RNA sequence: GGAAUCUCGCCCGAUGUUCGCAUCGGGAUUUGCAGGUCCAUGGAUUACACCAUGCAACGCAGACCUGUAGAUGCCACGCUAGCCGUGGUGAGGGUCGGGUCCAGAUGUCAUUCGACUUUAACGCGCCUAAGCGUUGAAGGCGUGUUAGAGCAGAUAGUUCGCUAUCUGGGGAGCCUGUUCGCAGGCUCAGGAGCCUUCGGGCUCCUAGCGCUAUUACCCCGGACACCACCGGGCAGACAAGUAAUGGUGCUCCUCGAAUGACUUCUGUUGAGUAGAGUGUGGGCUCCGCGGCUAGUGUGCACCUUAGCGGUGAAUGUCUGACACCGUUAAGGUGGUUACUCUUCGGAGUAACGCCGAGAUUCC
Numbered sequence: 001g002g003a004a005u006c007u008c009g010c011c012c013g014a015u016g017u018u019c020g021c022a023u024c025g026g027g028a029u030u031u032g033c034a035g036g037u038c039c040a041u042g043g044a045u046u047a048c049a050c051c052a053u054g055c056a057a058c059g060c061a062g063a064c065c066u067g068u069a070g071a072u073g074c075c076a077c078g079c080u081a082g083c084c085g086u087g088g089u090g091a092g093g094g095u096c097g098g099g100u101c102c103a104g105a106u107g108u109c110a111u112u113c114g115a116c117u118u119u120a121a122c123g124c125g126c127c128u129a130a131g132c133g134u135u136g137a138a139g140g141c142g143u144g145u146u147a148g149a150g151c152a153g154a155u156a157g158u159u160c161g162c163u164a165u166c167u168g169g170g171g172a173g174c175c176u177g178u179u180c181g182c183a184g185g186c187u188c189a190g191g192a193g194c195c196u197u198c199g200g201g202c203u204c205c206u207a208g209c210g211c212u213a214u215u216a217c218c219c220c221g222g223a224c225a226c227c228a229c230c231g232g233g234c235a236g237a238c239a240a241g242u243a244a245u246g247g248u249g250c251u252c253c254u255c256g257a258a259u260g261a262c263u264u265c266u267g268u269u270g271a272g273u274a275g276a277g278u279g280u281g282g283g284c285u286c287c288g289c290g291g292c293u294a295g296u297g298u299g300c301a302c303c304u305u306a307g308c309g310g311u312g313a314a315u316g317u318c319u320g321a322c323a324c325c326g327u328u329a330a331g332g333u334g335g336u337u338a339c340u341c342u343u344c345g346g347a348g349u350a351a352c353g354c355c356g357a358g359a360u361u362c363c
Stems, first nucleotide, its partner, number of pairs: 001363009010027007028072011039054005055136006073354002075299014090284001096281001100271002102267004107262009116150013151168007169253002171188007189206007207251011218233005234320006300334013335352006
C1' cells in the first nucleotide's frame, strides 16, 4: 500500500432469530421540545453567599442546565410516497386573497408662504436601561395649534401714563441714518467683465444639484502601470451602478405650513370567480416537469447514439451557441476477483460505487 473474503456504518452490551433480520439497554453525538435561569448596577463584600435598585409590563431571545422524544456514513442513479415549485386544464365572488378605484397617513422631491420671547392646554415627532421587539405611563428635547403674559427696536398718537403698526429665525451682502459701533430697510451660490437710472440688468467662468443627449465601463494579462492604451473573458439583448462630455433648469442656511408629484401603509361602495387579471393570483379537476424530505434498491471500467442537469458567463438578468463535468436510456468493447465447467484452449454464473473502522497475512 493494495489486496482474498468478511462486520459495522456512532459505538458498546443483552440478546431474539427464520442467523436473513429484529427487540431492548448504556455511552457519545446530534434534531426538536418542555421547564428554570440568564438583562444590568452597586453593597458589608463572599468570590461567589446574601441585600437592594434600575419606569414598568408582554412577548421573543441566544445562551446554561436538567427533563423529554427523533436520529448518527459520502457520493450519486432507479423506484414508492409526501411536500413545494412549476407550466397546461375546466369550473367556482366577496363565502381565500391581492391589482385597479377614491379617502386618510409616514416619507422623498419641486413650487409657494411663514419664522419675537414666554406660561399653560392639546397635539406631533424624538431620547430614556436594558439581549431584541411591542404597549402604556412618566421625565426630558424639539415642535404645530388655542389661550394668557411679557421682551428689544422703529414709527404714529399721547395726558408721555399708555395705545397702535411694524421688526422681530441663522449667515452673507447692499442701501439709509448713524457714533460709523449700531438701528431700519433691501437682496440672497462664488468670481470676472459690461452697462445703469445705481433700482437693476447683461455676458463669461467656476462651482452645487436637478432634467436630459451621448459616451465610457465589469474582470484577467500586457504595454506599462493600476489607470490610460492593447488583447482577451462566446455572441446578442435588457437593466442597474459609477464616470466624462453636451444641452439644459435652478442656486444663502435652519425650522415650520400649504400645493403638486412620487413612495410606503390603511380604510373604498362594490366589481365577473367570464376574468374585464393587467396571474384566477391562492384553493380545486386532472396532465407533464424540476426540486426537497422519507423510505427503499443499485451502484466493474470503457466507447458510441439520444436525452437530461450543472458550469464556463464580467455589476445583475435573459436568448442562442460552444466547451467541459455529471447524469442517465440504447448498443457495443474490455477488465479484476470468486465459483462452475473445462479442450485445461476456453465458456458460463456471481460480484465489483467512495470513505472510515477494522478481521487474518504481506514486505
Entry title: RNA origami 3-helix tile Traptamer. Shown are 363 nucleotides from a PDB entry: RNA. The sample was in a buffer at pH 7.5. The structure was determined by electron microscopy at 5.94 A resolution and released in 2024.